stapled 16S-23S rRNA,stapled 16S-23S rRNA,stapled 16S-23S rRNA,stapled 16S-23S rRNA, nucleotides 3524 to 4450 from Escherichia coli: 927 nucleotides with solved positions. It holds a match to the Rfam family "Bacterial large subunit ribosomal RNA". For this family Rfam cites "Crystal structure of the ribosome at 5.5 A resolution" (Yusupov et al., Science, 2001). Lineage of the source: Bacteria > Pseudomonadota > Gammaproteobacteria > Enterobacterales > Escherichia. The reconstruction used 94,371 particles. Ions in the entry include magnesium and zinc. The entry is indexed under staple, RIBOSOME. It comes from the structure "E. coli 70S d2d8 stapled ribosome". The work is reported in "Controlling orthogonal ribosome subunit interactions enables evolution of new function" (Schmied et al., Nature, 2018).
Context: one part of a larger RNA, bound to proteins that are not shown
C1' cells in the first nucleotide's frame, strides 16, 4: 500500500490478524470499554557521527578599535649654564741595573741663542713627595752628546703617531628662563543681526606648549575571524599512534584483536680492513695476609662462555681473544636477483682509477646479521664558465657535495589555535548507547550426589564441611540482533490474569511426636490471602490486626485508563570543581500530560436468513458460564495423655467476619413533582389575600419511587474415579513382598450435585395444537412459467401504555375495554381550626372576697467553654559555682616579687594574665 481485517502454541530481520500445526466461528448493524493493530501527532530535543553551524568564554591563535610613548611636520625669536667632538699644533707613560718618574721605530752626527743663552725671586696643576710642564719677571751670551750604565740610549735636532689629553675656532643638540608674531580661547566688549549658530573687528588669557597627520613600541575579549586529531566490544577519562626480536601464525611467504612477552630514536678514528697467533663458564685440590669470591699452580669439564645493547638465528676455518701495520668507513660504475600499491628499501659477483695489509695464494666498498628513523617546499655554504633578458659583467637560476624538521598524531592538513552550550540549531545513524525484547547463563535463585562433622551413644529426626552434578530464567551481567523519517522509563490509583517453588485452608510419611504445640519432607493451585505512622518512593522500619497477610510472569501487566510526588528542559540559589563561560546518577523552591475508536478484541442489545408446507405454544440437554473462604464458643470431656502444669483426636451443636445474590416490609438518606414558615423586592387599583425574583432566595418536614448502612438467603451434605499414601490375597526368588495376575481404602483438586444461559447443537432435536381440500393456460418438460378466483392460522403495523427500556426488544390493553389520564371514595404528609351523642330554675356548676396547686418571669449552687497571671514538679542539653589524693600547663599576686600593687574602663590573650587611658599610695629605693 491493498484487505474476503479470528484464537493458541510454534517459526520468523529475533514480541504475527496475514506464515506452519491445530482449535473455533452462520450473515449484517447499534449503545458502551480501552487490552493490541510496535495506534495517530512532530525526518529523536537523549545518544554517537559530521574535518556541520551558531552564539558565549578565556593567561587558545591571528588580527584590530581604543587607550598610551618617541620621531617627523604644522613651528618661530632671543638669552645662559655644561656633557661629546673636530684639521694641525705641546705635554703624557718610576720594572731594576740608576745623576733619575725610561712610550715606541727608521730618517742620522749636533740641536737651540740677537724676532733673544746658562743662572736668582715665582703667578694657575698633576703627582710615586721623588721630580717636573712653564708663564709673566732677572741678567742679557751658553745648555743638553755616544756619557759609568741597560734587554731597551737619550727629550740629539726629523716626522709619523697608541693610554689620558688641554690650549685654541666655531659647529646640532641637552639643560632651561624670557618673549611673541603661528596655533588655542566652550573669557569680556563690539557689528553682520529681529540671533547663547557662525564669521570679522578690538582687547584679556595661554603660547612655541596644546591639539592633529604620517611612521613607530606597549597594552588591548572591547570586537572579530578560526582551530580545539584518530582508534575505541557506544562516547568520555585512561592507554596507544614510527622502528626492532619472538610467540599467536594451521613445517614456502604472507596473516588480525585495548592478544601474551621485550627493546630501539645510538654507540666506535678503534670497537674498521688486513696479516698473524690464541681459545671459555663453573667446580675441586694445594698455596702469605687472603676472606663463599682477586692472584698463582695443577686436574675435571667441553662453550653450561663470549658477543658495545633487547629478543631470535648464527659462529671453532671462528663471526668470541690479543698484538703488528694501517684508512677499502675508497671514487666512478654495475650482470643478475630480493621485497614492496608507489615513494622507496636491500643483497650482489664483475670493471676503470687509485690504495692497504700479507712471501704468495688472496682479502678489504663499515662493523655477526636483523633497530638507531622523517618526504617536499623553503632557505644557508663551498665547488662547478652550464645558464646570464640590448651588448660585456654581475645578480639571481641550474648541476654536483653538504646543512637546517620529539614535523613524537613519526606518508609530514598552517609559518601560526584551547573551551562551554540545560539557551541551543541543522543533516544524518538502530552502522552506535540508555528503556523494554531477544541470544546467553559467568553471577544469581532452586534441587540433587559423596559424607567429615554436629545431635549426651548414633553421619542422614534437624543440620552438614571439603568438593562434586543438574534445573530456571529470576537478579548483577555480557553481546549489540530489532526499534533514533520516536516502541513515554519510577511510584501510587483502577481493573486484572496465568505459574507453582504453597503463606492459610485439605490429606499424608517420619520424629530426637506422651498430651498441647512444633519441626522436616511428600501430594494438593477450589477459595481466601489487613488497615495505619514516616517517607515520591518499591522496598523497609515501626504500631495495631489476621486463619493468612505466599513467591513470581504478564513491555520491572495496565498514561489513545487516571494522576504526575521522583526524575532528566528553560528561573534562581546553596556546598564544591573552574581564571572564565559553566559543571555536579550533590542539594533546594518553582514549573502546559493532547487524541469524537475505521480494524481485532471485550460487554450488552437488535435485524437478516436458514433450519425443507405454514403458524401458536411447552421442552429435552450436547455444549458453556457462575459459586466454592474462614474464626470463636458450647457437647463429648476435664475425658484419653502426663509427675504435675497443661489438655485433645474421631464427632455434634450454635453464633460471627469478609464475599454474594435478591428486596423495600422494618430502622433510614434522598425526595427542585407535596405542605408550612420566613428576610429582601416588585407587581397583581388598595386593605387583606395570593404569584414573579434572589442558588429550590435562605430554610423546616415529607408520598411514591430508587436505595445502605436496613433484612432474607447462600457457599454445602451426598456420588464417582483418584494424588501422596495406606492396606489384603500372591507368586516370579520354598522365605519375604501392596504388585507382576487378582480384591479394598484414601484430598477444598478432578467429574457429578447447587445456581443461570443453551438447538446457528448447520449433527439446526422432541412433544401438543391450529389453518390450508380452487379453476386453469403454458413450452425451452420440471423442484418450470403465467392467469383468474381465494388471503386461513397467525403476525405486523397503529392508538392507550408498562416496577420493560439508550433505539430496537420484552410485557398488558384497544369498548365483548379498567390500558393511561380525569373523576371518585379513601390513605399519608404538611400543621389548625369550629360538629356531634348529651345540658337550658330548685339545677346543673355559673355566687363573691380571699386562698391553694400549676405556670411563668427575676436572684441564685452545680457544672461549661474561652483566655491571662501565680505558685509547685518535672526536662535531652548547658551556664557559672562549692567540695574532693600533692593529676596536667605555666608562675599572677605577697620582697622594689624580680616590668610597683590595685581602681573604673576598653581591647587582645590557653590559663594565671598582657596592653592603651586617666586616677590612687593603701608603693620600695633619694642614702
Nucleotide at each position: 500500500g491493498a484487505a474476503c481485517u479470528c484464537g493458541c502454541u510454534g517459526u520468523g530481520a529475533a514480541g504475527a490478524u496475514g506464515c506452519a500445526g491445530u482449535g473455533u466461528a452462520c450473515c449484517c448493524g447499534c449503545g458502551g470499554c480501552a487490552a493490541g493493530a510496535c495506534g495517530g501527532a512532530a525526518a529523536g530535543a537523549c545518544c554517537c557521527c559530521g574535518u556541520g553551524a551558531a552564539c558565549c568564554u578565556u593567561u587558545a591563535c591571528u588580527a584590530u578599535a581604543g587607550c598610551u610613548u618617541g620621531a617627523c611636520a604644522c613651528u618661530g625669536a632671543a638669552c645662559a649654564u655644561u656633557g661629546a667632538g673636530c684639521c694641525u699644533u705641546g705635554a703624557u707613560g718610576u720594572g731594576u741595573a740608576g745623576g733619575a718618574u725610561a712610550g715606541g721605530u727608521g730618517g742620522g752626527a749636533g740641536g737651540c741663542u740677537u724676532u733673544g743663552a746658562a743662572g736668582u725671586g715665582u703667578g694657575g696643576a698633576c703627582g710615586c713627595c721623588a721630580g717636573u710642564c712653564u708663564g709673566c719677571a732677572u741678567g742679557g751670551a751658553g745648555c743638553c752628546g755616544a756619557c759609568c750604565u741597560u734587554g731597551a740610549a737619550a727629550u740629539a735636532c726629523c716626522a709619523c703617531c697608541c693610554u689620558u689629553u688641554a690650549a685654541u675656532g666655531u659647529u646640532u643638540g641637552a639643560u632651561g628662563u624670557u618673549c611673541u608674531a603661528a596655533c588655542g580661547u566652550u573669557g569680556a566688549c563690539c557689528c553682520g543681526u529681529a540671533a547663547u549658530c557662525c564669521g570679522g573687528g578690538u582687547u584679556g588669557c595661554g603660547g612655541a606648549c596644546a591639539g592633529u597627520g604620517u611612521c613607530u613600541g606597549g597594552u588591548g575579549g572591547g570586537u572579530a575571524g578560526u582551530u580545539u586529531g584518530a582508534c575505541u566490544g557506544g562516547g568520555g577519562c585512561g592507554g596507544u599512534c614510527u622502528c626492532c626480536u619472538c610467540c599467536u601464525a594451521a613445517a614456502g611467504a604472507g596473516u588480525a584483536a585495548c592478544g601474551g612477552a621485550g627493546g630501539a630514536g645510538c654507540a666506535c678514528g678503534a670497537a674498521g680492513g688486513u696479516u698473524g697467533g690464541c681459545u671459555a663458564a663453573u667446580c675441586c685440590u694445594g698455596g702469605u695476609c687472603g676472606g663463599a669470591c682477586a692472584u698463582c699452580a695443577g686436574g675435571a669439564g667441553g662453550u653450561u662462555a663470549g658477543u658495545g645493547c633487547a629478543a631470535u638465528g648464527g659462529c671453532a676455518u671462528a663471526a668470541g681473544c690479543c698484538a703488528g701495520c694501517u684508512u677499502g668507513a675508497c671514487u666512478g660504475c654495475g650482470a643478475g636477483c630480493g621485497u614492496g600499491a608507489c615513494g622507496g628499501c636491500g643483497c650482489g659477483a664483475g670493471c676503470a682509477g687509485g690504495u692497504g695489509c700479507g712471501a704468495a695464494a688472496g682479502c678489504a666498498g663499515g662493523u655477526c646479521a636483523u633497530a638507531g628513523u622523517g618526504a617536499u617546499c623553503c632557505g644557508g655554504u663551498g665547488g662547478u664558465u652550464c645558464u646570464g633578458a640590448a651588448u660585456g659583467g654581475a645578480a639571481g637560476g641550474g648541476c654536483c657535495a653538504u646543512c637546517g624538521c620529539u614535523c613524537a598524531a613519526c606518508g609530514g592538513a598552517u609559518a601560526a589555535a584551547a573551551g562551554g552550550u540545560a539557551c541551543u540549531c541543522c543533516g544524518g545513524g538502530g552502522a552506535u548507547a540508555a528503556c523494554a525484547g531477544g541470544c546467553u547463563g559467568a553471577u544469581a535463585c532452586c534441587g540433587c550426589c559423596c559424607a567429615a562433622g554436629a545431635g549426651u551413644u548414633c553421619a542422614u529426626a534437624u543440620c552438614g564441611a571439603c568438593g562434586g552434578c543438574g534445573g530456571u530464567g529470576u537478579u548483577u551481567g555480557g553481546c549489540a540482533c530489532c526499534u533514533c523519517g520516536a516502541u513515554g522509563u519510577c511510584g501510587g490509583c483502577u481493573c486484572a490474569u496465568c505459574a507453582c517453588a504453597u503463606c492459610c485452608u485439605g490429606g499424608g510419611g517420619c520424629u530426637g511426636a506422651a498430651g498441647u504445640a512444633g519441626g522436616u519432607c511428600c501430594c494438593a493451585a477450589g477459595g481466601g490471602u489487613a488497615u495505619g505512622g514516616c517517607u515520591g518512593u518499591u522496598c523497609g522500619c515501626c504500631a495495631u490486626u489476621u486463619a493468612a497477610a505466599g513467591u513470581g510472569g504478564u513491555a520491572c501487566g495496565c498514561g489513545a485508563g487516571c494522576u504526575g510526588g521522583g526524575u532528566u528542559u528553560a528561573g534562581a540559589a546553596c556546598g564544591u570543581c573552574g581564571u572564565g563561560a559553566g559543571a555536579c546518577a550533590g542539594u533546594u523552591c518553582g514549573g502546559u500530560c493532547c487524541c469524537u475508536a475505521u480494524c481485532u478484541g471485550c460487554c450488552g442489545u437488535g435485524g437478516g436468513c436458514g433450519c425443507u408446507g405454514g403458524a401458536g405454544a411447552a421442552c429435552u440437554g450436547a455444549g458453556g458460564g457462575g459459586g466454592g473462604c474462614u474464626g470463636c464458643u458450647c457437647c463429648u470431656a476435664g475425658u484419653a495423655c502426663g509427675a504435675g502444669a497443661g489438655g485433645a483426636c474421631c464427632g455434634g451443636a450454635g453464633u460471627g467476619g469478609a464475599c454474594g445474590c435478591a428486596u423495600c416490609a422494618c430502622u433510614g438518606g434522598u425526595g427542585u413533582u407535596c405542605g408550612g414558615g420566613u428576610u429582601g423586592u416588585c407587581a397583581u387599583g388598595c386593605c387583606a389575600a395570593u404569584g414573579g425574583c434572589a442558588c429550590u432566595g435562605c430554610c423546616c418536614g415529607g408520598u411514591a419511587g430508587c436505595u445502605a448502612a436496613a433484612u432474607g438467603c447462600g457457599g454445602a451434605a451426598g456420588a464417582g474415579a483418584u494424588a501422596a499414601g495406606u492396606g489384603c490375597u500372591g507368586a516370579a526368588a520354598g522365605c519375604a513382598u501392596c504388585u507382576a495376575a487378582g480384591c479394598a481404602c484414601g484430598a477444598a483438586a478432578c467429574u457429578u450435585g447447587c445456581c443461570c444461559c443453551g438447538a446457528g447443537a448447520u449433527g439446526a432435536g422432541u412433544u401438543c395444537u391450529c389453518c390450508c381440500u380452487g379453476a386453469c393456460c403454458c413450452u425451452u418438460u420440471a423442484a418450470g412459467g403465467g392467469u383468474c378466483c381465494u388471503g386461513a392460522a397467525g403476525g405486523a403495523a397503529c392508538g392507550u401504555u408498562g416496577a420493560a427500556g439508550a433505539c430496537g426488544a420484552c410485557g398488558a390493553c384497544g369498548u365483548u375495554g379498567a390500558u393511561a389520564g380525569g373523576c371518585c371514595g379513601g390513605g399519608u404528609g404538611u400543621g389548625u381550626a369550629a360538629a356531634c351523642g348529651g345540658a337550658c330554675a330548685u339545677g346543673g356548676u355559673u355566687g363573691g372576697a380571699g386562698g391553694g396547686c400549676g405556670c411563668u418571669u427575676a436572684c441564685c449552687a452545680c457544672u461549661u467553654u474561652g483566655u491571662g497571671a501565680u505558685u509547685c514538679a518535672u526536662g535531652a542539653c548547658u551556664g557559672g559555682g562549692g567540695u574532693g589524693a600533692a593529676g596536667u600547663c605555666g608562675u599572677a599576686a605577697c620582697a622594689a616579687g624580680g616590668u610597683a600593687a590595685c581602681c573604673g574602663u576598653a581591647g587582645g590573650g590557653g590559663a594565671a594574665c598582657c596592653u592603651g587611658c586617666g586616677g590612687u599610695u593603701g608603693g620600695a629605693u633619694c642614702a